Source information
16S ribosomal RNA, nucleotides 921 to 1532 from Thermus thermophilus HB8: 612 nucleotides with solved positions. Released in 2016, the model rests on X-ray diffraction data to a resolution of 2.8 angstrom. NCBI's taxonomy places the organism under Bacteria, Deinococci, Thermaceae, Thermus, Thermus thermophilus. The PDB entry is titled "Crystal structure of the Bac7(1-16) antimicrobial peptide bound to the Thermus thermophilus 70S ribosome". Rfam match: Bacterial small subunit ribosomal RNA. The family is grouped with related families in Rfam's "SSU clan". Rfam 15.1 lists 42,628 matches to the family in 10,626 species.

Context: one part of a larger RNA, bound to proteins that are not shown
């Protein structure tokens, strides 16, 4: 300055509550992990991957794998030469691709009654250039997208403040959905956001009247079917209106309760929008791209097969387990959309999908077209059933070159789970949930029970914010800053390294006391005695101290070492727990004393350097 707390305050969100429906068991539809498999291509990874790319995998797609083949090559711009240009049509052979082949005529502007000759509009062929790669890196990348979060937020100019990071403003008082608007203020404005402005509902207006609509008359084969006519209902274009604008009040003021007027009220009810910036978020496989990798192949043509596999897990669903239901005849009421080898009225063959006619619409005209839940009426009768529609056998329609693998859809039979779902989980605050048919997009066909819209019918609840996820704004506290998914503590495995201790070993150095003791100086003596005189003498001899230094004995200090033992310091992907840091989930540290494996508890008595 953040981020966080088993801190505080004040607020929010279908976040709990309050309530309705489910999920999680059943049967199946899809998606995924696995494991299989020759391949069972990739990619997505918590919220925010998993009916997701994928809004259509039989071939195709399609990148996976087996087999069979291609070498400027499926494809783009260039040259070199051969043929001829080009283009349609068949042939051998192969499963196709390929390989091999048999057909046929060029304009131009030209010497052109004449063999003939090029340019190049293209196609073939022998090269070189280059192509070509869904091959790797979304941790080099553009774009685009998802998410926090429709959340009330993030900044930036100056001036002030502070050594500085940085604060200030943006806090603070109120008020709002909102940094919403108001009061305040060392601030004053500015800027992205919030809202407005764009769309579609709801009122009403003008404008226009077929294909739409018929209120009146009149005709009416009995259908607005003809006259008429835009009145209404509609159709689609351009306006009005809604502003807290009027009242009562409660305010200092924005605004809040409450009344009105009015189709509508206090953001009218949905949309469309997505802030600086998080996740080194997703996407080289839509496209872009750096760069790294392949070259008779990691390119690419094709036939098959996989992408669809099945001991098993999980996620999104659909269709049930019934009577507020099934069935089955007759019978109302929508809206949005689509539709010229298209939707396909009627008609006729079919139990049926379909099938053959065949009309009308480049579509307010014609058609898909039944809307369904629902109304009448009738069956059924509580049962694994006239619930429930999976599995299977048998037969057939279509789409398409082909439906073994591996489509959809009709019928005859078969008629499984499964009696309302453990732990545990998800959506919805009103025209919402719930239930109920509709359509489109991809699309031959379809595997969609996904998706993306559209009407019908139609609820219960919400005392409150204490609790359980997310968010916002002040505040405290931090030893997080790879920010609580954070950091950190000691024990006890292992490995390197140093230290202390340690029965003792080895070694240097020194003290002490005492034995012997050379040389030598110094003293005595030199005589039972020797040499010289210089004879009151010298030497020689002989004896003493002291002494180098050996020898005995005990004592200090120092160094090396040494079975084993204590702790430390580093290693580090281990084992155990969580002591500290958020009130760290019993504040925390302390001296000390006991006691556990380990960090620690605990008693006692201290400190605040303990939120509140």
């Nucleotide at each position: 300055u953040g981020a966080c707390g088993g801190g505080g305050g004040c607020c929010c969100g279908c976040a709990c509550a309050a309530g309705c429906g489910g999920u999680g068991g059943a049967g199946c539809a899809u998606g995924u992990g696995g494991u299989u498999u020759a391949a069972u291509u990739c990619g997505a990874a918590g919220c925010a991957a998993c009916g997701c790319g994928a809004a259509g995998a039989a071939c195709c797609u399609u990148a996976c794998c087996a087999g069979g083949c291609c070498u400027u090559g499926a494809c783009a711009u260039g040259c070199u030469a051969g043929g001829g240009a080009a283009c349609c049509c068949g042939g051998g052979u192969g499963a196709a691709a390929g390989c091999c082949u048999g057909g046929g005529g060029u304009g131009c502007c030209c010497c052109g009654c004449g063999a003939g000759g090029g340019g190049a509009g293209c196609c073939c062929u022998a090269g070189c250039a280059c192509a070509g790669g869904u091959g790797c890196u979304g941790c080099a990348u553009g774009g685009c997208c998802g998410u926090c979060g429709u959340c009330a937020g993030c900044u930036c100019g100056u001036g002030c403040c502070g050594u500085g990071a940085g604060g200030u403003g943006u806090u603070g008082g109120g008020u709002u959905a909102a940094g919403u608007c108001c009061c305040g203020c060392a601030a004053c404005g500015a800027g992205c956001g919030c809202a407005a402005c764009c769309c579609c509902c709801g009122c009403c207006g003008u404008u226009a009247g077929u294909u739409g609509c018929c209120a009146g008359c009149g005709g009416u084969u009995c259908g607005g079917c003809c006259g008429g006519g835009c009145a209404c209902u509609c159709u689609a274009a351009c306006g009005g209106g809604a502003c807290u604008g009027c009242c009562c009040g409660c305010g200092a003021a924005a605004g809040c309760g409450g009344g009105a007027g009015g189709a509508a009220g206090g953001a009218g009810g949905g949309g469309a929008c997505g802030a600086c910036g998080u996740c080194u978020g997703g996407u080289c496989a839509g496209c872009a791209u750096g760069g790294c990798c392949c070259u008779u192949a990691c390119g690419g043509c094709c036939u098959g097969g996989g992408c669809g596999a099945c001991a098993c897990a999980c996620g999104u669903g659909c269709u049930a387990c019934a009577a507020u239901g099934c069935c089955c005849a007759c019978u109302a009421c929508a809206a949005a959309g689509c539709g010229a080898u298209g939707c396909c009225a009627c008609c006729c063959g079919g139990c049926a999908a379909c099938g053959g006619g065949g009309a009308g619409c480049u579509a307010a005209u014609c058609g898909c077209a039944a809307a369904a839940a629902g109304g009448u009426g009738g069956g059924c009768c509580c049962a694994g059933u006239u619930c429930g529609g999976a599995u299977u056998g048998g037969g057939g329609u279509c789409u398409g070159c082909a439906a073994c693998c591996c489509g959809a859809c009709c019928c005859c039979a078969u008629g499984a789970a499964g009696c309302c779902g453990g732990a545990a989980u998800c959506g919805c605050u009103a025209g919402u949930a719930a239930u109920c048919g509709c359509g489109g997009a991809u699309c031959a066909g379809c595997c969609a029970u996904g998706c993306c819209g559209c009407g019908g019918u139609g609820a219960a609840u919400a005392c409150g914010u204490u609790c359980c996820c997310g968010g916002g704004c002040c505040u405290u506290g931090u030893a997080c800053a790879c920010a609580c998914c954070g950091c950190c503590c000691g024990u006890c495995a292992c490995g390197c390294c140093a230290u202390g201790g340690g029965a003792g070993c080895g070694g240097g150095c020194u003290c002490u006391a005492c034995c012997c003791g050379a040389a030598g100086u110094c003293g005595c003596c030199g005589g039972g005695a020797g040499c010289c005189u210089a004879c009151g003498g010298g030497c020689a001899g002989g004896c003493g101290c002291c002494g180098a230094g050996g020898g005995u004995a005990g004592g200090g200090c120092c160094c090396g070492u040494g079975a084993c033992u204590g702790g430390g310091g580093c290693g580090a992907a281990g084992u155990c727990g969580u002591a500290a840091c958020a009130a760290g989930g019993u504040a925390g540290c302390u001296g000390u004393a006991c006691c556990g494996g380990a960090a620690g508890g605990u008693g006692c008595g201290g400190c605040u350097g303990g939120a509140u």